[PDB]
Context: one part of a larger RNA, bound to proteins that are not shown
RNA sequence: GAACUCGCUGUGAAGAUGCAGUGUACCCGCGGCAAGACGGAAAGACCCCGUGAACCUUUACUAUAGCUUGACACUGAACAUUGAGCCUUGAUGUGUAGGAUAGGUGGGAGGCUUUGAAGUGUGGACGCCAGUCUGCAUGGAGCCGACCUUGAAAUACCACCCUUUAAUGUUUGAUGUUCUAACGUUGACCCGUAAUCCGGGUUGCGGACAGUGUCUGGUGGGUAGUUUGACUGGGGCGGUCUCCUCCUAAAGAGUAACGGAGGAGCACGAAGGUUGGCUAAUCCUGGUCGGACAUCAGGAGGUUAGUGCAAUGGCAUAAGCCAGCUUGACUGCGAGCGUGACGGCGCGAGCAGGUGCGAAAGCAGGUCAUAGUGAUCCGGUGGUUCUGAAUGGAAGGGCCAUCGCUCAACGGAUAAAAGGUACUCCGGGGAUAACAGGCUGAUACCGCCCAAGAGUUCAUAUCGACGGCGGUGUUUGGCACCUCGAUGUCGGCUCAUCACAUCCUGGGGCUGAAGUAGGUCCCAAGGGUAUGGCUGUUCGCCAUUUAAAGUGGUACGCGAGCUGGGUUUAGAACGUCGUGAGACAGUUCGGUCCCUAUCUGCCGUGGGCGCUGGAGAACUGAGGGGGGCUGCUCCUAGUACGAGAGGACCGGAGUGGACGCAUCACUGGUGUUCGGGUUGUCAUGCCAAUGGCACUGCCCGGUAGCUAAAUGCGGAAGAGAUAAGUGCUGAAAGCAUCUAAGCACGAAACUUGCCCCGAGAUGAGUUCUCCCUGACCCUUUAAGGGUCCUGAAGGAACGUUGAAGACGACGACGUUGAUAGGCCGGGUGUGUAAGCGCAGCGAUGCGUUGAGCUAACCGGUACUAAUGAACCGUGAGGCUUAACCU
Numbered sequence: 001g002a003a004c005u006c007g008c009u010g011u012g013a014a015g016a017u018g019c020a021g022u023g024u025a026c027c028c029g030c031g032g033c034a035a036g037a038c039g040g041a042a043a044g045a046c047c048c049c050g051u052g053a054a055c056c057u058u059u060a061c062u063a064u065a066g067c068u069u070g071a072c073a074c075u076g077a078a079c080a081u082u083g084a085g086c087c088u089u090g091a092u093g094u095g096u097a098g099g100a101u102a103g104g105u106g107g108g109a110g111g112c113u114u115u116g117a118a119g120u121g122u123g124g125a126c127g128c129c130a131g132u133c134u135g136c137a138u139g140g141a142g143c144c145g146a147c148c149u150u151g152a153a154a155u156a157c158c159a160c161c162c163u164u165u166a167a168u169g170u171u172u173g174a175u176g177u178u179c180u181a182a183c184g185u186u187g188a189c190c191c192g193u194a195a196u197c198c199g200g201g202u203u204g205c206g207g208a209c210a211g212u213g214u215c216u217g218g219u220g221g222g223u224a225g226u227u228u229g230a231c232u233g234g235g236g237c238g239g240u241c242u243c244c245u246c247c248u249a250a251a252g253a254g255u256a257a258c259g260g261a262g263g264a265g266c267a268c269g270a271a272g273g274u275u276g277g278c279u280a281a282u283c284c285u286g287g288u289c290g291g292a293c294a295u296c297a298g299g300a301g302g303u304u305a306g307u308g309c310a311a312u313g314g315c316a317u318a319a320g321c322c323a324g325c326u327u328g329a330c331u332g333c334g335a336g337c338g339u340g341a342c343g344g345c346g347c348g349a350g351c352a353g354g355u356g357c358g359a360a361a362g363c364a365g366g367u368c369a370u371a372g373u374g375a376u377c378c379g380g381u382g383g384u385u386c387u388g389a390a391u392g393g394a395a396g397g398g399c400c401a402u403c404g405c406u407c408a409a410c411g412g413a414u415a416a417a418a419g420g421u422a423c424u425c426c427g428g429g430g431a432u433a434a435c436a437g438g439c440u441g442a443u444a445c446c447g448c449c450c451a452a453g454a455g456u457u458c459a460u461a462u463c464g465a466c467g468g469c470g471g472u473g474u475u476u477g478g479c480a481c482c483u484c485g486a487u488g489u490c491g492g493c494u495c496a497u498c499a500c501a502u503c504c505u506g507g508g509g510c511u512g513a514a515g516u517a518g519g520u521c522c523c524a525a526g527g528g529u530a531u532g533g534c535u536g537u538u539c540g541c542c543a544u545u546u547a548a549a550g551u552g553g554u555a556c557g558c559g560a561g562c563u564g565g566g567u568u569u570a571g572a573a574c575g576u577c578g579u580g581a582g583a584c585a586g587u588u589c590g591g592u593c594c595c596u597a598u599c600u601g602c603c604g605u606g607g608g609c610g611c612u613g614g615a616g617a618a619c620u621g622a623g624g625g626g627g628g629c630u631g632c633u634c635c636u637a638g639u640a641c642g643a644g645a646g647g648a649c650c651g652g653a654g655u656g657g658a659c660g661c662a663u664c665a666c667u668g669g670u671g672u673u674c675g676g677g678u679u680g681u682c683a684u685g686c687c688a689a690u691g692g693c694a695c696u697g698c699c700c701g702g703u704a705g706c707u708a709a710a711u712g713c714g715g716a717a718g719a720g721a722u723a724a725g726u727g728c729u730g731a732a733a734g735c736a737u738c739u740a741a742g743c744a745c746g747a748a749a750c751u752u753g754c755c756c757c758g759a760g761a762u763g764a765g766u767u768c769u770c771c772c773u774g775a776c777c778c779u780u781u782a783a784g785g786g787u788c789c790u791g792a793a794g795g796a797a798c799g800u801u802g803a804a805g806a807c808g809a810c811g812a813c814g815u816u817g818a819u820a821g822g823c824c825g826g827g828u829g830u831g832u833a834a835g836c837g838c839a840g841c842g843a844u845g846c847g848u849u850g851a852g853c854u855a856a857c858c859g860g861u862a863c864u865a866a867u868g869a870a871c872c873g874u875g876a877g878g879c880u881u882a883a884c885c886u
Stems, first nucleotide, its partner, number of pairs: 003017001006023005026608008035600003039595002047429004052425002054421004060226005066219003070215005076179009090165001106158002111143002119138001121136006183206003187203006229241003238258001242264006265410001266308001267367002272326007280304001282300005306315002309372001311370003330353004336347004342411001355364003378404007386397002436483001437481001438479003442476001444472006453463002489566002491563003495557001496554005503528003506523006530544005571589001573587002575584003609760001613771007623757004629657007641646001659714005667708004674701005679694006718752003725745004772877001774788005779782001789875001794872002798814005819865003822861005829853002835848005
Other pairs, nucleotide, nucleotide, family: 002018cWW005599cWS011016tWH014437cSS014438cSS015437tHS030806tWS034035cHS034597tWS037560tWH038555tWS044046tHS047234tSS048432cWS051413tWH057580cSS058060cWH058579cWS060417cSS061221tHH065220tHS069216cWW075208tWS075210tHH076181tWS085170cWW088168cWW089166cWW098100tHS099148tHH102150cHS104159tWH104160cWW108156tWS110144cWS111156tSS116140tWS118139tHS145147tWS149153tWH180207tWS180208tWH181207tSS182207tHS183210tWS193197cWW220222cHS226417tWS227418cWH228419cWH231258cWH244310tWS245311tSS248257tWS249256tHH250255tWW262310cSS263371tWS265373tWS265408tHS267271tWS270272cHS270327tWW270329tHH279318tWH280302tHS280305tSS281301tHS290294cWH291293tHS291294cWH303316tWS305318tWW314319tSS315318cSS328354cWH328364cWW332365cWH334349tHS335348tHS340343tHS358360tHS358361tHS374407tHS374412tSS375407tWH376405tWH388395tHS414416tHS419581tWS421423cHS430434cWH433484tWH435487cWW441442cHS441443tHS441473tWS441476cHS443473cWW443475cWW445474cWS450466cWW451464tWS451465tHS452464tHS454459cHS455461tHS458512tWW459464cWS461519tSS472501tWS473475cHS480481cHS487555tWS488593tWW490536tSS494558cWW500525tHS502504cHS502524tWS503525tWH504547cSS506747cSS507724tSS513517tWS514641cSS514645tWW515640cWS515646tSS523723cSS524748cWS527629tSS528547tWS528548tSS529549tSS529550cWH530549tHS535539tHS536565cSS545549tWH546548tHS547629tWS547630cHS558561cHS564593tHS570591tHS572588cWW578580tHS578581tHS597599cHS605807tWS605808tHS610764tWS614793tSS620759tWH621758tWS621761tHS622758tHS636650cWS638639cHS638647tWS639648tWH640647tHS642644tHS642645tHS658715cWW664666cHS664707tHS664708tWH666710cWS668709tWS671703tHS671704tHS673855cSS675830tSS675852tWS702855tWS703856cWH708709cSS708710tHS717753tHS721749cWW722747tWH723746tHS724746tHS729739tWH729741tWS730740tHS731737tWH732736tWH733735tHS739741cWH759761cSS759765tHS760762cHS771792cSS790874cWW791873tHS793873tHS799866cSS804809cWS805808tWS813866tWS817862tWS817866tHS818863tWH819862tHH828854cWW831850tWS831851tHS832849tSS833851tHS834849tHH840842tHS840843tHS862865cWH867868cHS
């Protein structure tokens, strides 16, 4: 999807209307119920996965707005102070012979003076306190040259200079103080201009600052883009990720797991090569200090030692241990092989060159072997008969050598990266978790086997150590088989149904059973099997009952039946954790529960047909269902038993609890259809009387009916066959033995007995009664088809209806009539109507008056309506055989 759409047990992709086996079931509706159709609805929101999405956090990464630093630009002047260059021009010299602190080198016979010296009076600075430069004033006619010394000459003088020092002039800065003129003005004013903008102008205040541009360091979850691994008996946590050794590994290689054990990420210029040599461990005996053990000797031993390091395989010709000489820890190659998907990795004799060791044969391309590791890219260093963008060069590239990653997530996504989401989202998965099913049964639960021991004595009355074997599916788990295009979770409520491992009641064996009351086991599933306090609780503790308050299965029964307190959304808070977003399997307050039932199923109730001619009743009783509980008291009997206290069996009587059915006479509830009282208001013209509305306005009563709390009744007795169990007779087996043959008992379970359904009991049964007594035609001639005439008994229809009813059904009645309505009388309920009269001022009272009204009731009554009639159903009922009869 299509349906001709049952139960059970089993099977099965593992929870079946559809499969197997089997049971059951005539066909079709209507009203009801929700146990199932893993019912409907939404491509599960939980969970995981995807090198998905989003938003959020932060001391994740990378950027960035913003903020901040400095350089330069817009950006100018003057003036000082000052460091580093310059230039005039002034300070300054104790080799000794001496007029005496000899500056070298030159012009070198007059300079220096009234633009005013020698001399003394004093100021300052330098200092080798010997003197030197020098301002002021005083003074007023000299200090001077080969005059000789001295390597070098006059302080008469003059030029480039040095030893050093100062100060005027300059470049660049450094720093500062002012200035005005760039620039700022979010002070006042003028004009454009009847203008709180703007522009120009004036003026004041600031001013090279501020600010802006480019560059630059810092800051920067404010914003942005992203990252934040995989394996995993779900995920997460933990662990792990490459490499070596052993086992698993099934005698070639290989071989998995979050299988069982360990190790590496180096070391060594000797611990490499070669020649030559050598030989452990451990034990016994002896020996200064010396001990169990040091070093020495002998003997046993025979590689158990040693091997830089794990393990395994090797190793005496040593691969183990020493020494001498040494650099083969060589360069170019490589027949041929091993191992790999590949990239690669390994083993390799031999060839050429050159080397070490050895007399030589020969040995050496590192280390007893197997771990000790990192592809590519990019870049660095050296070399180079390569390349070289017009050409020569060069840069850069190639080639050869070599260097740089714990890229360890170790075939290495990037140079560069953590978190939250319960605010969430998409694509997917029953490939994978949570519920339930399934498989399993370690665990749990129940039972048994052995019997040391407890039980004064005594294993098994009641128990039982150390150990053993099972059953259930039932707890704690394991698994991941069904469902992720949805199988709703705990508990309660309602309603249940099964098992029996039995809580009570029933029967029985043992008892450490005197009785009463217990313990334990066997049989037994018929019925029965508590309300409350606390808590969401289930459970549990507690109170009080009870004969008892059973244990389990049923999707931990039951949400298309209800609840919604627990518990997975969004709000909020506390503790705790976190820097934070947030988190808790901690707690706390709050917090949407849909579905009109098609099929199955179930409860009820009809229609159809059949049951062999049709019809109306009454039955038989196969089969089905219901029911099935029990306390206490009394008599027996204060008996049996018992020292006593207490106190029965068997048997009989009574009365209750729960439960069930029926009924409405009683007691009551209700009784919007009966009667009354009364509040507000409106109307009937008004008074009086009435009626409508306000929940039946609010109430008090109450008929019939319905009904429980009311009042009748029930469970049984009896019988059959049994369970566990008790026995009789009795061999097998001279006895014994409940048993093998035979025989007697034995329970609330079973079969009956009691109540209801019941012949669709298709195996459709029985009994009584009722009804039907015409012809014709046609073909394919047969249980044939049709026509005319007929139309019964009954059924149904219509109507009046019911303590019958959703509709159907079922019952009563239809004039030869009480079926319903009315009507009459009665009852009942209400409680003294209206009107009138009296009393009272009036409200109102009294009398007429137990009045008036009175439904579903009782007893009557044809007043009304129940029509004389039509519809369905027929017309004598098959064949065969038997038995009577013709």
Molecule: 23S rRNA, nucleotides 2018 to 2903
Organism: Escherichia coli K-12